[PDB]
């Protein structure tokens, strides 16, 4: 850096996202260990 697990706030966190995006709908957290 990618990827897993953890960790985490929400109505819901198994999808992306983390004041950004699917954002004229919660929510603003968590952010560490491991492997290539």
């Nucleotide at each position: 850096g990618g990827c897993g697990c953890g960790a985490g706030g929400a109505a819901g966190g198994a999808g992306g996202u983390c004041u950004g995006a699917g954002g004229a709908g919660g929510u603003c957290a968590c952010u560490g260990c491991g492997c290539c």

Entry title: Crystal structure of the Corn RNA aptamer in complex with DFHO, site-specific 5-iodo-U. An RNA structure, in which 36 nucleotides are resolved. The entry is indexed under aptamer, fluorogenic RNA, RNA. Released in 2017, the model rests on X-ray crystallography data to a resolution of 2.35 angstrom. Crystals were grown from: 30% PEG 550 MME, 0.1 M Tris-HCl pH 8.05.